[PDB]
Primary citation: Budkevich et al., Mol.Cell (2011), "Structure and dynamics of the Mammalian ribosomal pretranslocation complex".
Shown are 50 nucleotides from a PDB entry: RNA (60S ribosomal RNA fragment) from Oryctolagus cuniculus.
The reconstruction used 30,448 particles.
The entry has 8 different proteins, among them Ribosomal protein S14, Ribosomal protein S15 and Ribosomal protein S30.
The structure was determined by cryo-EM at 9.8 angstroms resolution and released in 2011.

Context: bound to proteins that are not shown
RNA sequence: GAAUGAUUAGAGGUUCCGGGGUCGAAAUGACCUUGACCUAUUCUCAAACU
Repeated sequence: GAAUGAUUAGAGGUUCCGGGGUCGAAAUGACCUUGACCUAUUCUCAAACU
C1' cells in the first nucleotide's frame, strides 16, 4: 500500500511499441537484454491538494 500532483526502489507481467543478441537476418516463427503501461509492493511530500 485513499482523490489529485508530486517524488524513492527493486520485484511479478505467462504484457505491448523498439534500441542491443541469439537458431539468428529480409511479413522468421522463438526466446532474448534497456525503456514503454499495468499488477500486489517501498520510499518520502504539499500556501495556492484530501